[PDB]
Context: bound to proteins that are not shown
C1' cells in the first nucleotide's frame, strides 16, 4: 500500500432502494 470483514456522513438507475451499480470516513483480520 493492497484485499477481506463489520458500522457509521452523498449521487445515477428504478414505477419504487436502506436494500441494485458506484464515489468520498470509523474498527476487526489476512500476506505478518
Nucleotide at each position: 500500500g493492497g484485499c477481506c470483514c463489520g458500522g457509521g456522513g452523498c449521487g445515477g438507475u428504478u414505477c419504487g432502494a436502506u436494500u441494485c451499480c458506484g464515489c468520498c470516513c470509523u474498527g476487526g483480520g489476512c500476506c505478518a

Background: The RNA (tRNA (32-MER)) has 32 modelled nucleotides. Tomita et al. published it in Nature in 2006: "Complete crystallographic analysis of the dynamics of CCA sequence addition". The structure was determined by X-ray crystallography at 2.8 angstrom resolution and released in 2006. The PDB entry is titled "Complex structure of CCA adding enzyme with mini-helix lacking CCA". The entry also contains CCA-adding enzyme, not shown here. Crystallisation conditions: 50mM HEPES, 20% PEG 3550, 0.2M Tri-lithium citrate, 80mM NH4SO4, pH 7.5, VAPOR DIFFUSION, temperature 293K.